About this RNA
An RNA structure (tRNA-Ser) from Escherichia coli, in which 88 nucleotides are resolved. The entry also models magnesium and zinc ions.
[PDB]
RNA backbone atom coordinates (compact mmCIF):
# COMPACT_ATOMS: atom_id res chain seq x y z
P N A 1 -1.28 3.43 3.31
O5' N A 1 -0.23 2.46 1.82
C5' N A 1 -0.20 3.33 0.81
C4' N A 1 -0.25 2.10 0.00
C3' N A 1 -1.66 1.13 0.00
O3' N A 1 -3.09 2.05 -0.62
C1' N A 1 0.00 0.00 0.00
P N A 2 -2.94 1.87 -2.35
O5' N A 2 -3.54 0.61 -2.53
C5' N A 2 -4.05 -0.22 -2.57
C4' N A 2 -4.68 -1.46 -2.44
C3' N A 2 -5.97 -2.54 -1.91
O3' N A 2 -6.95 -2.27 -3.16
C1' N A 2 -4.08 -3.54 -0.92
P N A 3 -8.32 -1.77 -2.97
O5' N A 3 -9.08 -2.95 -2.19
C5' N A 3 -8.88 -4.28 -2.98
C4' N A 3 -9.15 -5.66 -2.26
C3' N A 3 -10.59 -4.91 -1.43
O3' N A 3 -11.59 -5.09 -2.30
C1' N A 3 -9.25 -6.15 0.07
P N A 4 -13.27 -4.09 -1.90
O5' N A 4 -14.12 -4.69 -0.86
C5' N A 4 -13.72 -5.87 -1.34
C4' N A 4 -14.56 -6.39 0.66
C3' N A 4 -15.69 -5.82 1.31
O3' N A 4 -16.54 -6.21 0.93
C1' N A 4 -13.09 -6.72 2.31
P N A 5 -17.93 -4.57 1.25
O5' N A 5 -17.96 -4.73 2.63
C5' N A 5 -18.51 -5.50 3.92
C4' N A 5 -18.69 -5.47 4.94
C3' N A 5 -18.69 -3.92 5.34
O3' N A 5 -20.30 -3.76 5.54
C1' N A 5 -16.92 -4.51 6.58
P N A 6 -20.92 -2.34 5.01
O5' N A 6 -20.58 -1.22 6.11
C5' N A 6 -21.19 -1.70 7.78
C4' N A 6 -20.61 -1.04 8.56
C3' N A 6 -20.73 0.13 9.06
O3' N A 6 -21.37 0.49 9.69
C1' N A 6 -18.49 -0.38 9.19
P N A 7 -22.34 2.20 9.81
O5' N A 7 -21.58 2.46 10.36
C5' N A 7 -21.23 2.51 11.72
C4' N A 7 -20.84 3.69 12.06
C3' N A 7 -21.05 5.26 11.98
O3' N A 7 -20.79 6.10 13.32
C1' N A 7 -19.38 5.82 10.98
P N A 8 -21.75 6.05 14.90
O5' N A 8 -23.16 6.49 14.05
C5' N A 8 -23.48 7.92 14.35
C4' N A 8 -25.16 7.98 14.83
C3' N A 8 -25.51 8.85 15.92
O3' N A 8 -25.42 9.73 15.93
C1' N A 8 -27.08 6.80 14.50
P N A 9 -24.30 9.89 17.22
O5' N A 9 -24.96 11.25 18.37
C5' N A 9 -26.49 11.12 18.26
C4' N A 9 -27.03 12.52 18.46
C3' N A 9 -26.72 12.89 19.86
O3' N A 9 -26.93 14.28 19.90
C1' N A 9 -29.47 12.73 19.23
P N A 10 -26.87 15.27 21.21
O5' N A 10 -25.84 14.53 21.97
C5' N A 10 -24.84 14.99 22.91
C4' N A 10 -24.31 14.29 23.83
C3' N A 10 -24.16 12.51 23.66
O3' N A 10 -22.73 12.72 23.26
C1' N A 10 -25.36 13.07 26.01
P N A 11 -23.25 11.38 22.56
O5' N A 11 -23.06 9.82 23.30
C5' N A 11 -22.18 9.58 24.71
C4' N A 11 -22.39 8.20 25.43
C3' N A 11 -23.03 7.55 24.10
O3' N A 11 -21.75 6.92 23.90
C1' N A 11 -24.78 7.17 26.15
P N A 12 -22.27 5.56 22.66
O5' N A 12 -22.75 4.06 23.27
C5' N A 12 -22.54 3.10 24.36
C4' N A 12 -23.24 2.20 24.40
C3' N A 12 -23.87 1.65 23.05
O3' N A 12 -22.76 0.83 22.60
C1' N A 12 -25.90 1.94 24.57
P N A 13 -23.49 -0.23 21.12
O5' N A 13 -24.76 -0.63 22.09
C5' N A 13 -25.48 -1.20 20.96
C4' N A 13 -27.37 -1.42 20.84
C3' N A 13 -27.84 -1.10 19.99
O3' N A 13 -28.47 -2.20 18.96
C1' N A 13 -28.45 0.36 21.25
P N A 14 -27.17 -3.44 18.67
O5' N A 14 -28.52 -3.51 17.47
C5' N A 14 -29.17 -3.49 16.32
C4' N A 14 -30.40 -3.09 17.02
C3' N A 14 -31.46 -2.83 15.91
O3' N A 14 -31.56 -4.24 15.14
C1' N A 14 -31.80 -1.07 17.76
P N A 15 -31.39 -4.98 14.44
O5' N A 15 -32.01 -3.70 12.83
C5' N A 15 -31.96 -2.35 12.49
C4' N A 15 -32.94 -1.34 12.24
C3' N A 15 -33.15 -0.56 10.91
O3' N A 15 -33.62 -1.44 10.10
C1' N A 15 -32.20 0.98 12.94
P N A 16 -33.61 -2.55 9.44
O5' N A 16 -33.28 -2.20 7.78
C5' N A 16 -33.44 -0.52 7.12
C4' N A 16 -33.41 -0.51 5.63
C3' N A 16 -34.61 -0.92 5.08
O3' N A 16 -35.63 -0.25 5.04
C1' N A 16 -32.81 -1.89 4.17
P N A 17 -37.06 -0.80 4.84
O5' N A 17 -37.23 0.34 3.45
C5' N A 17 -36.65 0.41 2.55
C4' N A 17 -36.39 1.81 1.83
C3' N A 17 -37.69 2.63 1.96
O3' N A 17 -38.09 3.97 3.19
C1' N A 17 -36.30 3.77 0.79
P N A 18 -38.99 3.65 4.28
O5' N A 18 -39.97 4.38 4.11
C5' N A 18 -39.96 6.20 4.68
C4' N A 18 -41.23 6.49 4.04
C3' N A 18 -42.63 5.48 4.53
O3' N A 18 -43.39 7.12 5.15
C1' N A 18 -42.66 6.40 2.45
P N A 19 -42.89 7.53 6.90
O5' N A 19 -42.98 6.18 7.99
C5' N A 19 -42.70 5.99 9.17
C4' N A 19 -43.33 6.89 9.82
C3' N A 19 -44.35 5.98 11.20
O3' N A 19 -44.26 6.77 12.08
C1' N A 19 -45.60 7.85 9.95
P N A 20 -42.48 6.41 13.34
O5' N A 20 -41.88 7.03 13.01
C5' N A 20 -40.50 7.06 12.18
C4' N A 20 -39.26 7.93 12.23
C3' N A 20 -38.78 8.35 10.57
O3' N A 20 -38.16 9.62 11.04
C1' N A 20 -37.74 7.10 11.56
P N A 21 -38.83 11.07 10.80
O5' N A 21 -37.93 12.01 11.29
C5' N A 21 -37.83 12.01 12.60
C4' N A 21 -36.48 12.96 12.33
C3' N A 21 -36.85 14.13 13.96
O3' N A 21 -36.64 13.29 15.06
C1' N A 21 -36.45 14.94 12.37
P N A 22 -37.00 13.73 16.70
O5' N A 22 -37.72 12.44 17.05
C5' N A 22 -38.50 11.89 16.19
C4' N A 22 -38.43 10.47 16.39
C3' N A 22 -37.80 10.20 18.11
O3' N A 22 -38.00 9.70 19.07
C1' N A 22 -36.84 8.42 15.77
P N A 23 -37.44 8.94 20.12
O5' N A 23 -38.02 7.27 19.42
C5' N A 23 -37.15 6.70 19.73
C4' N A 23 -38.38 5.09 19.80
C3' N A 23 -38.72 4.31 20.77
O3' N A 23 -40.02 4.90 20.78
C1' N A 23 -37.76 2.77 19.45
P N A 24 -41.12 4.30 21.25
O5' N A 24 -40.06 3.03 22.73
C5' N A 24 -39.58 3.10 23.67
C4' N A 24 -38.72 2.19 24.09
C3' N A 24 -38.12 2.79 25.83
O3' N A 24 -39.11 2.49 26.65
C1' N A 24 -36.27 1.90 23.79
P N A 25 -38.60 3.23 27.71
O5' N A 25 -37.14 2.95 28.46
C5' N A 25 -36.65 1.76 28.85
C4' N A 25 -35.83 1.83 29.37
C3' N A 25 -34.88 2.79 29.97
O3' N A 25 -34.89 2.68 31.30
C1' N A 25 -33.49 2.12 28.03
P N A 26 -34.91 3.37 32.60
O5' N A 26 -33.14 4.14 32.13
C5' N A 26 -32.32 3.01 32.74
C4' N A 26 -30.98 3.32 32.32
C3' N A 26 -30.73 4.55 33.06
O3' N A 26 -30.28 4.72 34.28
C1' N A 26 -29.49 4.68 30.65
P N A 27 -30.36 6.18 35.19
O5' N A 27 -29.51 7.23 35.00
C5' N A 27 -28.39 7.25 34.81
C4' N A 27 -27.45 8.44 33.60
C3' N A 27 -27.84 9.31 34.81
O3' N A 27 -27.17 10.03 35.46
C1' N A 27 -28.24 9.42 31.97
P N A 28 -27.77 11.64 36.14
O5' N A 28 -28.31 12.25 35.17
C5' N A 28 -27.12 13.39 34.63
C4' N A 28 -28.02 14.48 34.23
C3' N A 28 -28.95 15.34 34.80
O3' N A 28 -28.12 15.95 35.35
C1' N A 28 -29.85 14.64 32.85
P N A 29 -29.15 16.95 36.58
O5' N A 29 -30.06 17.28 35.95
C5' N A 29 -29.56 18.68 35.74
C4' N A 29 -31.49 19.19 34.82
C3' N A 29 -32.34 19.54 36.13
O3' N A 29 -32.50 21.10 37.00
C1' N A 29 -33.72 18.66 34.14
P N A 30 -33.04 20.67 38.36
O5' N A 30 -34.64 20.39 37.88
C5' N A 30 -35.27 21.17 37.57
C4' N A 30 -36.82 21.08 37.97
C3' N A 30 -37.37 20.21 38.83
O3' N A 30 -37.56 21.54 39.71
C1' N A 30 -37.99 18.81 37.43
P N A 31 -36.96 20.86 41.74
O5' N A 31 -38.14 19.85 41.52
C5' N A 31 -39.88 20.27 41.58
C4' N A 31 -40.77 19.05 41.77
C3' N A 31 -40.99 18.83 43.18
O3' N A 31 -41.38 19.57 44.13
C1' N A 31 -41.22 16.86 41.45
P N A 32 -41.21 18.94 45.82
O5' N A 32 -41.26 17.43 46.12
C5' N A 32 -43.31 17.38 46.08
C4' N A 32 -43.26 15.50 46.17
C3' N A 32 -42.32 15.37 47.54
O3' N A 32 -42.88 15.67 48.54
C1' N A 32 -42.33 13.65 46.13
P N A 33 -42.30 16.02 50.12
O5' N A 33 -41.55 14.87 50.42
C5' N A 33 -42.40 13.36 51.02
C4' N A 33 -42.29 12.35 51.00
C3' N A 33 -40.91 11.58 51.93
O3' N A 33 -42.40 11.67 53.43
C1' N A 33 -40.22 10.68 50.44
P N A 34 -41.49 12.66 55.01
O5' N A 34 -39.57 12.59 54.72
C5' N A 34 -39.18 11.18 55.05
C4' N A 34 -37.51 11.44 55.16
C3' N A 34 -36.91 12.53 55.87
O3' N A 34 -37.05 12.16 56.59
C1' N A 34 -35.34 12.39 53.83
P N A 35 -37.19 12.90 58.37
O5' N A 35 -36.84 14.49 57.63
C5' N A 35 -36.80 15.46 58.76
C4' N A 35 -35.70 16.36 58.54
C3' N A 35 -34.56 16.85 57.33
O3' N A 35 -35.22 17.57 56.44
C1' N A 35 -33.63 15.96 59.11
P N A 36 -35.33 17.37 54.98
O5' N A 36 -33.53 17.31 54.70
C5' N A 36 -33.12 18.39 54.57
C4' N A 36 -31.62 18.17 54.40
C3' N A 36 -31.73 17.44 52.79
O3' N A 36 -31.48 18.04 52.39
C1' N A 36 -29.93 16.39 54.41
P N A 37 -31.83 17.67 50.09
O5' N A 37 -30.57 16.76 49.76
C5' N A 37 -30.36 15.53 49.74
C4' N A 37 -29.50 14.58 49.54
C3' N A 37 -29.34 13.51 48.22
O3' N A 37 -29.58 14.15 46.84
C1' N A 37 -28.05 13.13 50.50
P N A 38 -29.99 13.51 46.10
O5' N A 38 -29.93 11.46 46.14
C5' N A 38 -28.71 11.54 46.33
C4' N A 38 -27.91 10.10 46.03
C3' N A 38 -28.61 8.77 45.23
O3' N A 38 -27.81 8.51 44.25
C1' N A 38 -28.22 8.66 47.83
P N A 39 -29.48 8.15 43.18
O5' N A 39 -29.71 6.72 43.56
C5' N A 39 -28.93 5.50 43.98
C4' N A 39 -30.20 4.01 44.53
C3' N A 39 -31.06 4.11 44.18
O3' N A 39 -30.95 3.09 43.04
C1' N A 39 -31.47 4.79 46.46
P N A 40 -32.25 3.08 42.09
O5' N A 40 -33.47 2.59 43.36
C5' N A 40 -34.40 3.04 43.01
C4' N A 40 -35.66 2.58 44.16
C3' N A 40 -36.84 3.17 43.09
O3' N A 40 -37.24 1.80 42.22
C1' N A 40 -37.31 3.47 45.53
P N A 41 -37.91 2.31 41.02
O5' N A 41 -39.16 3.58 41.31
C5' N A 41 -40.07 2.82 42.14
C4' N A 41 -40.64 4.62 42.51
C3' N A 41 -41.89 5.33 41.07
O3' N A 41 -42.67 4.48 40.62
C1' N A 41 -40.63 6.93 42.97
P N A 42 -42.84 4.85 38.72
O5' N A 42 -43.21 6.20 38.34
C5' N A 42 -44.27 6.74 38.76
C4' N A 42 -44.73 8.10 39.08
C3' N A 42 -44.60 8.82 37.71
O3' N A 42 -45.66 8.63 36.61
C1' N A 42 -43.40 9.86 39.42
P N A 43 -45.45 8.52 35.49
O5' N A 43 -44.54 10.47 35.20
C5' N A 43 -45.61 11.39 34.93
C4' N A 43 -44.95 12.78 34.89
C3' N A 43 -44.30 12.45 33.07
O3' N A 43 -45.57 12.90 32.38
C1' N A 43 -43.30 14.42 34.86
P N A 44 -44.94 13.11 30.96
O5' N A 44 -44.36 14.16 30.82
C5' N A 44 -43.06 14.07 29.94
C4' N A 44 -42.92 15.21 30.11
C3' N A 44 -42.02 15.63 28.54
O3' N A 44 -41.81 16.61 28.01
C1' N A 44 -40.20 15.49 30.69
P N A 45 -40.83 17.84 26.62
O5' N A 45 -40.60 16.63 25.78
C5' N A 45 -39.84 15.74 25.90
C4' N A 45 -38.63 15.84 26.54
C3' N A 45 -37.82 15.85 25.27
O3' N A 45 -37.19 16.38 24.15
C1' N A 45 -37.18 14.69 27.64
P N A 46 -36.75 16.00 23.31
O5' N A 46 -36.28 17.02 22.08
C5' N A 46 -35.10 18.06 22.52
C4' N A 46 -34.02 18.06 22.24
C3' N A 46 -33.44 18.97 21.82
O3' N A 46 -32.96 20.27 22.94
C1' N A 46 -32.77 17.57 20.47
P N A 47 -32.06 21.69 22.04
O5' N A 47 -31.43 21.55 20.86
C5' N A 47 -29.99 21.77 21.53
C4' N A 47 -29.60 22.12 20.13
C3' N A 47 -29.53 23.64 19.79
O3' N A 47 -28.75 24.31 20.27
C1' N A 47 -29.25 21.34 17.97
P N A 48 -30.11 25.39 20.15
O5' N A 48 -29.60 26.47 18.79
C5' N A 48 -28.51 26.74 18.31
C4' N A 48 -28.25 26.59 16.94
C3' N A 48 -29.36 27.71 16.48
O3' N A 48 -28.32 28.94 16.57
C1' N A 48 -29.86 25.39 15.29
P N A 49 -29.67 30.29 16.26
O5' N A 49 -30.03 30.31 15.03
C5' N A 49 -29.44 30.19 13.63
C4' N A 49 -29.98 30.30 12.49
C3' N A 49 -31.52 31.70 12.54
O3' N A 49 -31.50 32.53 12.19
C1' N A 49 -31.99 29.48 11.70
P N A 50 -32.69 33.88 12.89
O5' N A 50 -33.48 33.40 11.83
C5' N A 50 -33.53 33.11 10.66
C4' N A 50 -34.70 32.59 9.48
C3' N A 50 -35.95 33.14 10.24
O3' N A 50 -36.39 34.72 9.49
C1' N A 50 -36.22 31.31 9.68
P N A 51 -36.49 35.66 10.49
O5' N A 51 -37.72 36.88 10.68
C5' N A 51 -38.78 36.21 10.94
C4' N A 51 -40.16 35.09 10.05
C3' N A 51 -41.29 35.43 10.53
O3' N A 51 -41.82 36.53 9.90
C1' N A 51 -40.15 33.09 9.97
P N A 52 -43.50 36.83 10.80
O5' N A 52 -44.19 35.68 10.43
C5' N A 52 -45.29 35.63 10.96
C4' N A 52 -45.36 34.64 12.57
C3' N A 52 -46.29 34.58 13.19
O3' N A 52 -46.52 33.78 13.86
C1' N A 52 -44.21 35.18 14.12
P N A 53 -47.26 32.23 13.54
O5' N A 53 -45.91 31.16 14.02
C5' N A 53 -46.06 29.59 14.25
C4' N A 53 -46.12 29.16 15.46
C3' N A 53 -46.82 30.32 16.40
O3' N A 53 -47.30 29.47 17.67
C1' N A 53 -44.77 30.50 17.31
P N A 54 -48.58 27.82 16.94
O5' N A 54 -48.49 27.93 15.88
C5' N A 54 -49.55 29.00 14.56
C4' N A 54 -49.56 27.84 13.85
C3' N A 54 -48.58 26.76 12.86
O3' N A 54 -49.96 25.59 12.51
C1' N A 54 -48.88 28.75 11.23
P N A 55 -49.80 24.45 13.78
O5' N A 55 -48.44 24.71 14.62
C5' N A 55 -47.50 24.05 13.95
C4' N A 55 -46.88 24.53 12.92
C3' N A 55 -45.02 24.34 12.50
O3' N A 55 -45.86 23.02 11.47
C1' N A 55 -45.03 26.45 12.28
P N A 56 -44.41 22.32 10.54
O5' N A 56 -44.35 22.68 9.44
C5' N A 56 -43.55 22.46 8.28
C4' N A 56 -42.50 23.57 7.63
C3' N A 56 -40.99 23.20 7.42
O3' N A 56 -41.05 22.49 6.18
C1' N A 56 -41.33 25.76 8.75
P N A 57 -39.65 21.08 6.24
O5' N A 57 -38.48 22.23 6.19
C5' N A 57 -37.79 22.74 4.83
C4' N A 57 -36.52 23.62 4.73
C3' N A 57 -35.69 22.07 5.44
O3' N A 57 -35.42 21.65 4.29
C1' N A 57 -35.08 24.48 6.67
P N A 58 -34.58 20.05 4.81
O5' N A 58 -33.05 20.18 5.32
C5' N A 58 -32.03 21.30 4.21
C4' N A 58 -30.89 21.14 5.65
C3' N A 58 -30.60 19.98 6.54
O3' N A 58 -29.63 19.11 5.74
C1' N A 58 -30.66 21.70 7.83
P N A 59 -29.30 17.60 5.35
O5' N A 59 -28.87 17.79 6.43
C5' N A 59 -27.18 17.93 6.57
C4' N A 59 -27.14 17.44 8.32
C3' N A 59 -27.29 16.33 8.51
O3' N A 59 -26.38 15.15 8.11
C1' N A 59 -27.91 17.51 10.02
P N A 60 -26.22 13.85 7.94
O5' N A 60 -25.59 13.47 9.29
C5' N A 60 -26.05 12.86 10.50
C4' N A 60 -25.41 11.16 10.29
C3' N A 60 -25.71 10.61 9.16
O3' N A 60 -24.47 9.60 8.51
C1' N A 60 -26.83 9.44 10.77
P N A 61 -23.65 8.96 9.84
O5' N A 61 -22.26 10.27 9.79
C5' N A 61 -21.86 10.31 11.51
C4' N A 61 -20.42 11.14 11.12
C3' N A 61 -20.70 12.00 10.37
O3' N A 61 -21.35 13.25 10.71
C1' N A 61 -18.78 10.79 9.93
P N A 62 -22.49 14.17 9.71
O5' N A 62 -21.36 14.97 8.56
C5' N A 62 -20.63 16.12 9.15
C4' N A 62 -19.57 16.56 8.38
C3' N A 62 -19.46 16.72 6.61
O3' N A 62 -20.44 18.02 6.92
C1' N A 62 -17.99 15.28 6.33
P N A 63 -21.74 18.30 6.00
O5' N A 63 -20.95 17.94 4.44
C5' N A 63 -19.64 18.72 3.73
C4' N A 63 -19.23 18.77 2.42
C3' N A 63 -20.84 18.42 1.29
O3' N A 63 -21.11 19.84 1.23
C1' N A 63 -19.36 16.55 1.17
P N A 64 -22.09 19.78 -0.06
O5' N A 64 -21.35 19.35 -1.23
C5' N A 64 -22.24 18.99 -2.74
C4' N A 64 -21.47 17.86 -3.24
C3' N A 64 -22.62 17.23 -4.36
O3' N A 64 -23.06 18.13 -5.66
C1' N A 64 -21.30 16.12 -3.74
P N A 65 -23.99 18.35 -6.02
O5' N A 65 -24.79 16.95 -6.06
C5' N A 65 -26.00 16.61 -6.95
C4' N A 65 -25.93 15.09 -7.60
C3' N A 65 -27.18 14.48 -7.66
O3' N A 65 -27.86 14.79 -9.01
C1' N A 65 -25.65 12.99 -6.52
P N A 66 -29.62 14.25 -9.09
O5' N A 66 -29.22 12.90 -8.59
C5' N A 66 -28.69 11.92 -9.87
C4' N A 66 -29.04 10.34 -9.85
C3' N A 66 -31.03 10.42 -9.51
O3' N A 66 -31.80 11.04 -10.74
C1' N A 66 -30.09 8.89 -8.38
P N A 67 -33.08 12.41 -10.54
O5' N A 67 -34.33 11.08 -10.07
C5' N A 67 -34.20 9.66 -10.43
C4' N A 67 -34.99 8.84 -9.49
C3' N A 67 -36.09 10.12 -8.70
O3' N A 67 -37.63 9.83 -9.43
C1' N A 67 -34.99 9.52 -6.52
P N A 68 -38.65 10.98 -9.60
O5' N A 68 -38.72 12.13 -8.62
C5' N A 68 -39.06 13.08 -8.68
C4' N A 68 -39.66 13.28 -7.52
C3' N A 68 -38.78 12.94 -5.39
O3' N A 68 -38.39 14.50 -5.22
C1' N A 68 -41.45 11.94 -6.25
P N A 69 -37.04 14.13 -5.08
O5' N A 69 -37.34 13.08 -3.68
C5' N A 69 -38.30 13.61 -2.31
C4' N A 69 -38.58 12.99 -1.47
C3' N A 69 -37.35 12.47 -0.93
O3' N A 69 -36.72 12.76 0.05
C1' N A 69 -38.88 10.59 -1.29
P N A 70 -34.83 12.89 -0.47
O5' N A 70 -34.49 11.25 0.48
C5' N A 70 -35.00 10.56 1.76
C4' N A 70 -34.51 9.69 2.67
C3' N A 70 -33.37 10.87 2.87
O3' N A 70 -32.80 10.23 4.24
C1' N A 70 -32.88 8.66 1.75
P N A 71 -33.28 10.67 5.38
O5' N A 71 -32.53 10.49 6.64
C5' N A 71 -31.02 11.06 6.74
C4' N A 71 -30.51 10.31 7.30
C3' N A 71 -30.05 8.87 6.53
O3' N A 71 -29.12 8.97 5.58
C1' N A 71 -30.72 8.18 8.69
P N A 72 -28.71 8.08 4.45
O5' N A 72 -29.35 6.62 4.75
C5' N A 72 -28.98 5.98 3.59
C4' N A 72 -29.18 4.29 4.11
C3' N A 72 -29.68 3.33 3.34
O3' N A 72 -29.04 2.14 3.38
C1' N A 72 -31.37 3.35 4.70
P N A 73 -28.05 1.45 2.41
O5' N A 73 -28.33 2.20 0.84
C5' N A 73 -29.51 1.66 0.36
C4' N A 73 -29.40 1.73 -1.16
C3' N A 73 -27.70 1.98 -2.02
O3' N A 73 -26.94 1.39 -2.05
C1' N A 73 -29.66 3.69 -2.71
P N A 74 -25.34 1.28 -1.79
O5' N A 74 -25.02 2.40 -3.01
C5' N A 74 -25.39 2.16 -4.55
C4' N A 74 -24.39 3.19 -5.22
C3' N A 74 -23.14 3.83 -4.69
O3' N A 74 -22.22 2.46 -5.32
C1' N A 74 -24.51 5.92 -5.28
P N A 75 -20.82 2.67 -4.98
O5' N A 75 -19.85 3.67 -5.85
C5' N A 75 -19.06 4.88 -5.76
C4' N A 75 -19.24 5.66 -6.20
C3' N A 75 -18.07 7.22 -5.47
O3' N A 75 -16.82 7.14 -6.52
C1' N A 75 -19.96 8.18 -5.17
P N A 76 -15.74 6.42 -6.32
O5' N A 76 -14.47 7.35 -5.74
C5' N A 76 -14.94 7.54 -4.64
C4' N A 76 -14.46 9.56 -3.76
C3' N A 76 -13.52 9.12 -3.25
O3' N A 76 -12.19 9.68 -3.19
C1' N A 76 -15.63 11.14 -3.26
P N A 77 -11.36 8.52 -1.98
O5' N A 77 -11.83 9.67 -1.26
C5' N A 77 -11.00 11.36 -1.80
C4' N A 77 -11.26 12.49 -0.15
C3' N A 77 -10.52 11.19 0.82
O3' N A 77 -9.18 11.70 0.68
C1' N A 77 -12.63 12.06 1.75
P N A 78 -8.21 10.69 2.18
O5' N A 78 -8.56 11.18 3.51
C5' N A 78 -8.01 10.52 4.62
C4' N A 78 -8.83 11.32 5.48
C3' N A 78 -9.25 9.62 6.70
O3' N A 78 -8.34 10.06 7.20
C1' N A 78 -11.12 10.62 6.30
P N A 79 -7.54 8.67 8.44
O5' N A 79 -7.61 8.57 9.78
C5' N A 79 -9.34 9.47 10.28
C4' N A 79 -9.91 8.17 11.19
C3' N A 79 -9.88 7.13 11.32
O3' N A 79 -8.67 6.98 12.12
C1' N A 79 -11.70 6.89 10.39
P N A 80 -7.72 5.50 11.79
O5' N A 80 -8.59 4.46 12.25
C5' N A 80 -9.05 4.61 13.52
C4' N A 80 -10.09 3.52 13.78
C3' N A 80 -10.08 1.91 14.01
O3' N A 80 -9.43 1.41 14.85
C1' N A 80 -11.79 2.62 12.43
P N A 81 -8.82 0.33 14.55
O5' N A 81 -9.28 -1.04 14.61
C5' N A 81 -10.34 -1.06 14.91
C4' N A 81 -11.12 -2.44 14.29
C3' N A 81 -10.44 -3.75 14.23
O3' N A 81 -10.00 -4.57 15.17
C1' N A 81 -12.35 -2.88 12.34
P N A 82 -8.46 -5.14 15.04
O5' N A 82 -9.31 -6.16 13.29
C5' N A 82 -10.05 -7.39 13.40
C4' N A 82 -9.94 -8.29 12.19
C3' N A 82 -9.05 -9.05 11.28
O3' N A 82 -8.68 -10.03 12.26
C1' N A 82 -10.40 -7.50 10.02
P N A 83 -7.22 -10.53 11.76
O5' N A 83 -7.03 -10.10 10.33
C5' N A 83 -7.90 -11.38 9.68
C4' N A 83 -7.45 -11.80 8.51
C3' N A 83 -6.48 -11.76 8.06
O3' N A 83 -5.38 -12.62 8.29
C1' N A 83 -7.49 -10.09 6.47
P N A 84 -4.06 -12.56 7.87
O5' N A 84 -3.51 -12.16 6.59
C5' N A 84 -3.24 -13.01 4.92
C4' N A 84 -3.26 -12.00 3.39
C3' N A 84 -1.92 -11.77 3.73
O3' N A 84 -1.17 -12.55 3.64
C1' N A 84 -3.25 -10.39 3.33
P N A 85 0.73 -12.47 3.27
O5' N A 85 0.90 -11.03 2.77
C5' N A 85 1.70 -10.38 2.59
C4' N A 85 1.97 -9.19 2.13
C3' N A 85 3.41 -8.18 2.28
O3' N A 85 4.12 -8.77 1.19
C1' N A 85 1.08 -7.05 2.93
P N A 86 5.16 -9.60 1.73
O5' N A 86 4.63 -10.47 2.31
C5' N A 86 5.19 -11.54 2.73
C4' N A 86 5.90 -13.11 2.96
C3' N A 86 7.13 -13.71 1.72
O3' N A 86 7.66 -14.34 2.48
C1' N A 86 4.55 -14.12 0.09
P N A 87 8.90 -14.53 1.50
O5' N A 87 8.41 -15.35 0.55
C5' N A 87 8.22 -16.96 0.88
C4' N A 87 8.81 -17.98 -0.62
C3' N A 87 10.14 -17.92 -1.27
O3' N A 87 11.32 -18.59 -0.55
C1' N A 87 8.61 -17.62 -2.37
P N A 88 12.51 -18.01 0.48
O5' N A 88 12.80 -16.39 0.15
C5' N A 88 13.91 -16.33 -0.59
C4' N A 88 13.77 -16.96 -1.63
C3' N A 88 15.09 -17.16 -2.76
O3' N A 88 15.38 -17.56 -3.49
C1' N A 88 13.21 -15.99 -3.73
RNA sequence: GGUGAGGUGUCCGAGUGGCUGAAGGAGCACGCCUGGAAAGUGUGUAUACGGCAACGUAUCGGGGGUUCGUAUCCCCCCCUCACCGCCA
Keywords: cotranslational folding, CspA27-2, RIBOSOME. The entry has 50 different proteins, among them 30S ribosomal protein S3, 30S ribosomal protein S4 and 30S ribosomal protein S6. It was solved by cryo-electron microscopy to 3 A. An Rfam search finds the family "tRNA" in it. About the family: Transfer RNA (tRNA) molecules are approximately 80 nucleotides in length. Their secondary structure includes four short double-helical elements and three loops (D, anti-codon, and T loops). Further hydrogen bonds mediate the characteristic L-shaped molecular structure. tRNAs have two regions of fundamental functional importance: the anti-codon, which is responsible for specific mRNA codon recognition, and the 3' end, to which the tRNAs corresponding amino acid is attached (by aminoacyl-tRNA synthetases). tRNAs cope with the degeneracy of the genetic code in two manners: having more than one tRNA (with a specific anti-codon) for a particular amino acid; and 'wobble' base-pairing, i.e. permitting non-standard base-pairing at the 3rd anti-codon position. It is annotated as a transfer RNA. The source organism's lineage runs through Bacteria, Pseudomonadati, Pseudomonadota, Gammaproteobacteria and Escherichia. The work is reported in "A switch from alpha-helical to beta-strand conformation during co-translational protein folding" (Agirrezabala et al., Embo J., 2022).